RNA sequence: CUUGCGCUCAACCAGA
RNA sequence: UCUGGGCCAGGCAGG
Numbered sequence: 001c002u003u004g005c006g007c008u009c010a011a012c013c014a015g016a
Numbered sequence: 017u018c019u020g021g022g023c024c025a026g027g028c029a030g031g
Base pairs, nucleotide, nucleotide: 001031002030003029004028005027007026012021013020014019015018016017
Other pairs, nucleotide, nucleotide, family: 008025tWS009023tHS009024tHS010023tWW011022tHS
C1' cells in the first nucleotide's frame, strides 16, 4: 500500500 | 443515548 472481519466506528444518516 | 446503516481514525488478521 491492499484486502477480510457477526472488530470497532466521534461525525453523518434512518428510526426509537 | 439506543437500534440499524456508516465514511475518517483505531483493532485483529491476511497479502
Shown are 31 nucleotides from a PDB entry: RNA with a sequence from Homo sapiens.
Method: X-ray diffraction, resolution 2.85 A. The entry became public in 2025.
The entry is indexed under ribozyme, OR4K15, RNA.
The PDB entry is titled "Crystal structure of OR4K15 ribozyme mutant - chainBDF C2U".
The work is reported in "A general strategy for engineering GU base pairs to facilitate RNA crystallization" (Ren et al., Nucleic Acids Res., 2025).